This is an experimental structure of RNA (23S rRNA, nucleotides 1300 to 2044) from Staphylococcus aureus, with 731 nucleotides shown.
Cimicata et al. published it in Mbio in 2022: "Structural Studies Reveal the Role of Helix 68 in the Elongation Step of Protein Biosynthesis".
Among the 27 different proteins in the entry, which are not shown, are 50S ribosomal protein L4, 50S ribosomal protein L2 and 50S ribosomal protein L28.
Released in 2021, the model rests on electron microscopy data to a resolution of 2.48 angstroms.
It comes from the structure "Staphylococcus aureus 50S after 30 minutes incubation at 37C".
An Rfam search finds the family "Bacterial large subunit ribosomal RNA" in it. Clan: LSU clan.

Context: one part of a larger RNA, bound to proteins that are not shown
RNA sequence: GUGAGUAGCGAAAGACGGGUGAGAAUCCCGUCCACCGAUUGACUAAGGUUUCCAGAGGAAGGCUCGUCCGCUCUGGGUUAGUCGGGUCCUAAGCUGAGGCCGACAGGCGUAGGCGAUGGAUAACAGGUUGAUAUUCCUGUACCACCUAUAAUCGUUUUAAUCGAUGGGGGGACGCAGUAGGAUAGGCGAAGCGUGCGAUUGGAUUGCACGUCUAAGCAGUAAGGCUGAGUAUU
RNA sequence: GGUACUCGUUAAGGCUGAGCUGUGAUGGGGAGAAGACAUUGUGUCUUCGAGUCGUUGAUUUCACACUGCCGAGAAAAGCCUCUAGAUAGAAAAUAGGUGCCCGUACCGCAAACCGACACAGGUAGUCAAGAUGAGAAUUCUAAGGUGAGCGAGCGAACUCUCGUUAAGGAACUCGGCAAAAUGACCCCGUAACUUCGGGAGAAGGGGUGCUCUUUAGGGUUAACGCCCAGAAGAGCCGCAGUGAAUAGGCCCAAGCGACUGUUUAUCAAAAACACAGGUCUCUGCUAAACCGUAAGGUGAUGUAUAGGGGCUGACGCCUGCCCGGUGCUGGAAGGUUAAGAGGAGUGGUUAGCUUCUGCGAAGCUACGAAUCGAAGCCCCAGUAAACGGCGGCCGUA
RNA sequence: UAACGGUCCUAAGGUAGCGAAAUUCCUUGUCGGGUAAGUUCCGACCCGCACGAAAGGCGUAACGAUUUGGGCACUGUCUCAACGAGAGACUCGGUGAAAUC
Numbered sequence: 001g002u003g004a005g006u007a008g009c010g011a012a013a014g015a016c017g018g019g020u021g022a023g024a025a026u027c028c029c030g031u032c033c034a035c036c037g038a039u040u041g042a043c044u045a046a047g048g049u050u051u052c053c054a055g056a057g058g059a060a061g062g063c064u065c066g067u068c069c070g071c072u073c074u075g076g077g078u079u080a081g082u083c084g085g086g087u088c089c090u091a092a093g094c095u096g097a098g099g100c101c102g103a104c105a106g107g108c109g110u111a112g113g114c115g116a117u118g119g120a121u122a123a124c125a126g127g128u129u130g131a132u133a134u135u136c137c138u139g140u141a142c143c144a145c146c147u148a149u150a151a152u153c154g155u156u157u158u159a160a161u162c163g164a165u166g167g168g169g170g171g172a173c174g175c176a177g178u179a180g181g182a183u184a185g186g187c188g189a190a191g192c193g194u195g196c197g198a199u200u201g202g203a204u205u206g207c208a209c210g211u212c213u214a215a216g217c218a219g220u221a222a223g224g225c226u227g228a229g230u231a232u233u
Numbered sequence: 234g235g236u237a238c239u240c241g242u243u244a245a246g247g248c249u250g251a252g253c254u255g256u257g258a259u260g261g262g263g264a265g266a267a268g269a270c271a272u273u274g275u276g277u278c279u280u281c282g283a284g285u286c287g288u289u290g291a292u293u294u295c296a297c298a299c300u301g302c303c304g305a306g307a308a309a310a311g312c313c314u315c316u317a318g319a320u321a322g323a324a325a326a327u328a329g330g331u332g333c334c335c336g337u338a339c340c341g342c343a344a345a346c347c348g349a350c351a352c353a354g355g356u357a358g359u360c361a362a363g364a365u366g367a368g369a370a371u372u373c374u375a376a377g378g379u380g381a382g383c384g385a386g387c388g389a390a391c392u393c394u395c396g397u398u399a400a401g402g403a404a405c406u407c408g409g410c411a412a413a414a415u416g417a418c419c420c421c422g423u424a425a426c427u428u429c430g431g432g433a434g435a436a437g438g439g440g441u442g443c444u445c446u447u448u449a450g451g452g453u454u455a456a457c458g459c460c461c462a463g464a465a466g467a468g469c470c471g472c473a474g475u476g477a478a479u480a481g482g483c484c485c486a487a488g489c490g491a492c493u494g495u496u497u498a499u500c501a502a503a504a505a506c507a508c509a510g511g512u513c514u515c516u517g518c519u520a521a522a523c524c525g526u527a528a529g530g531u532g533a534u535g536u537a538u539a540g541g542g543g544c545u546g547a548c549g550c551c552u553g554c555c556c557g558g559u560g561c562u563g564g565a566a567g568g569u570u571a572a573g574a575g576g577a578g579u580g581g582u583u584a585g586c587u588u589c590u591g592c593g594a595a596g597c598u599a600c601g602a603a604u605c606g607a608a609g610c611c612c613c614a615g616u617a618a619a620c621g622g623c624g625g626c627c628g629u630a
Numbered sequence: 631u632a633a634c635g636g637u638c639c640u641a642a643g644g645u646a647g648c649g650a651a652a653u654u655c656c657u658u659g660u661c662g663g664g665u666a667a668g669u670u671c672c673g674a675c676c677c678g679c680a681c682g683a684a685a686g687g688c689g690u691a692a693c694g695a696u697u698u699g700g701g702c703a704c705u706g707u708c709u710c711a712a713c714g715a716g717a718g719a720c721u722c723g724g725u726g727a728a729a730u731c
Base pairs, nucleotide, nucleotide: 001731008725009724014032015031016030017029018028019027033380034379035378036377041360042359043358047340048339052076053075054074055073056072057071061069062068081142082141083336084335085334086333089118093114094113095112099108100107101106123140124139125138126137127136143332144331145330146329147328148327149326152323161319162318166315167314168313169312174302175301176300177299181295182294186289191209193207212261217255218254219253224248225247227240229238230237232235233234303306346355347354362374363373364372383723384722385721386720391718392717393716394715395714396713397712398711400709401708404707409704418440419439420438421437426431428547442469443468444467445466446465447464448463450461451459470474482702483701484700485699486698487697488696489694490693494506510545511544512543513542514541515540516539522531523530524529548689549688550687551686554622555621558620559619560616561615562614563613564612567611568610569609573605574604578600581597582596624638625637626636627635628634647681648678659675660674661673662672663671
Other pairs, nucleotide, nucleotide, family: 002730cWW003729tHS004728tHH005006cHS005726tHS006727tWH007726tHS010350tWW012381tHS013033tWS020024tWH021023tHS021067cWS025383tWS026064tWW026065tSS037375tHS037376tHS039041cHS039376tWW044357cWH046341tHS046343tWW049338tWS050077tWS050078tWW051338cWH053130cSS058069tHH060071cWS062351cWS065382tWS070344tHS076131tWS080337tWH081122tSS088119cWH089309cSS090116tWH090308cSS092115tHS096111tWS097110tWH098109tHS101527cSS116118tHS123134tSS128133tWH140214tWS153322cSS156158tWS156320tWS163317tHS164316tWH170311tHS171310tHS172309tHH173308tWH176297tWH178298cWW179296tWW181221cSS181252tSS184291tHS185290cWW187288cWW188287cWW189210tWW189286cWW190191cHS191192cWW192208cWH194206cWW195205cWW205206cHS209284tWS211262cWW214258tHS215257cWW216256cWW221252tWS222250cWW223249cWW225244tHS226241cWS226244cWS227247tSS228239cWW232236cWW246247tHS266268cWS269280cWH270271tWS270277tWH272275tHS273276tHS273278tWS293369tWH297299cHS303305tHS304306tSS321322tHS339345tWS343356tWH348352tWS365371cWW366368tHS366370tHS371478cSS390719tHS399706cWH399710cWW402705tHS402707tHS403409tHS403410cWH403705tWH406408tHS413704cSS415481tHS417441cWW422436tHS423435tHS424433tHH425432tHS427430tWS428690cHS449450cHS449457tWS451452cHS451460cWS452453cHS452454tWS453458tWH454455tSS456457cHS456458tWH462463cHS471473tHS475480tWH489504cSS491691tWS491692tWS492508tHS495505cWH496503tWH497501tHS509546tHS511618tWS516520cSS518535tWW518537tHH520533tHH521532tHS521540tWS525527tHS525528tHS545684cSS547690tHS551683tWS552684cWH553623cWH555641cSS556619tWH570607tWH575603tHS576602tHS577601tHS580598cWW583594tWW583595tWS590591cHS591593tHS592593cSS617620cHS622642tWS629632tHS629633cWS639643tWW640641tHS640642tHS644645cHS644682tWS645683tWH646682tHS649676tWS650657cWH651653tHS654656tWS664668tWS664670cWW665667tHS668670tWS683686cSS706710cWS
C1' cells in the first nucleotide's frame, strides 16, 4: 500500500443563560437538575520524585474539540529543643578480634557490634499566604545543659552528698467473658437570634446557635494490697 | 531471698496507684448575628454591641481491672531502691543564657503507586452523622465530593442487558441448566433415627394497616404520664396492610468420605490430601534420623508416658489360613577367599664345577608350591497390621 | 476342588461378612417396586469372566457449592411465540486501526 473512510473512541445525566475568543457541545461564571454518602467524603503509611503555585502558549501529547491541562516556556514555592528518625534500648537475622575447619577460592563461630515491625522519650490554642505550617506570627507552657546570686553543706571515715560492669525490684506482656464509673457523640424542650409568607388556610409560626487547648491548682467514681512493726541470717 | 514474734478477717483509704470533675489559663479568642462603614462600587470591613440553660438516652473511647480456661502467653535500656567505696560541698529557688543533623512541596484505595495506556484490576492502618432497623444489612439523605475527554439523529433486521404474558405446567434437556418460587417479625405445632449432643428454622398451620376507648406491665418515673403498650374491645379504608428495598424452597431414598480443614496461580475442589485414633519398627543419649568435604548444626536447652521412619485412618463389631520363596533378625559352625605374611622348588646370566660338560653352585635376577589369612556365600530357627500367596484336572454351572 | 464326590500339586488352598457392586465380559442377567410406557434407580437371587478382613471387611447418627433416583411448590425450559425499555448495530459531523494479500 490493501482491507477502508471500515472496526473502535474504555461502565454513568445533563439543560439553558452570561462571558471570553480568529474559532466554543467540550474553557470560565450563574441557576436548575441528577449520582455517591461503612463512602466517589476526611486523615496517616509505602511507592513516585517537582507532577505543586503564578503569568504566558497552543506544533506535538489528550482516543473528538480545545481559548483548557498532570503538556511547552519563564519565574517561584518545603522554616521545628517538643512532630517522625539519628546523637537511647534490644528481637529474628546479619557480621564477628582471637579461634575451629578447608585443593585454592573459602565455610563456621566466642566476646563484641549492627539491626524496628516493639520498649523509652519535653507544646498547646488562635492568626496568616497564590503556593508551608503542632515548623512562621501572637499568647501561654514544658524539657535538658551552662554560668552567676544565695540559707542547707562541715576530717570527708563519716556526715548531708555521691556511689558501683555490686545486690534487689521494676519495665514485663496469652485468649475469652461479664458487671460497672466517667466522658465523646446523638435526640427532644427550647434562652437569645432570624423572618412572618400572596395558591385555599393558619399565626401559640417557620428556622436555627447555646462554643473554647496544653500546662498549673484543688479533689476523686472506683481499683489493688488482710495491712502495719520488731530480731536474726 | 528465708526463719520467730505483736497489733490481724479494721481495710478503717494505712498504703499504692486512678478515669474524670471545678477554678483559673480566658473582662481573651471565636461566634447564630451587620445592626457602623466615608470605604476595601459599597461587596469588604476602620470601627463599635451581644447568648452561653435545663431534659433524655449514651459508647465500638478511657483498665486484660475482675472472673474463667489451657494451648501456659519477648528482651534490653530508661526508672526505683540498699550498698562496698569515694570527695570541699552538695540542695531546691531566683536571674540570665544555650539547644545540632535528616524529612517536611504535591498525588496517595489513585489520570501522579504496581499493571507498556489519562487501563471497569491490585494496594496496609485511622475517623464513621439523620430516618428505618438486631445491624457498619436495606432504601432515601447530611458533612463533603462528583456529572466520568467524542457527539447529533432514527427508533430496521440481528446480538447483549431488562420487564410482562392467554390456556397448559418439565411435555424442554445429557441433566429443571437458567429463571420462577421461599425469605423479616409474632403465635401455635413438629417424624424416622441417634454416638442422647442432635435431627430442627424438621415438616405443617395462623397472624400483621389506621382511629378511639378500656385496661395497663416495664412502671420512664414522683407517676398514668417517659415509653414498648402489657393486653382486650369497638370502629374505618383498600384489589392488596413486614402494601417499597433487603432477609432459608422443602421432602423421600441410595453411593462415597466420619467430621472443620487442604489442592492442580491460568480448563479438574473431588470419592484425591490432612486429620484425631490404631499398629509395626528403629533409638540408652556425642541417641537414632537428617544437612554439610569438614568444622558446625537441627533433633533438643528434649531423655523410652521421649524422638525418627512405614502402613491404616472418628466411632461400633471384628480382623481367618500359609514361614516353601524374597527381606529382616538370631544361632551354629563345615566349607570357600583378597590384600599380606611364608619360602619347598624352578629358571636366566656368571668366575667356580664336569672343560671330556653341570648341585648351578656364591652374587645378581625373573619366578614360584604347602599352609596361615576376616567379611560375604551356602546350614538351621523365628517373623505376615514384613514383601508376598490363598490351586490344576474329572464327575459337575 | 462354583455345589458336593474323585484325584494331582502345594507352604497353604478363603473364616466371618458382603456380592450384576466406583468391581459382572456374556448383559438391557432373573423376579418384584415405582411410571400409561423405566438400557438409569430401589429391594432380593447367587451361575463372584475377575469381592474379602489394617494397599483393612461390614455397618453407622451428624456433616457435603460431592455423585445418583423420585416427589411437592413454581415457572417463557417447552407447546409456540408476541409486545415493550436501554446499549451496540443503521444515517450525519469529528478522529481513525487490524489479521490477510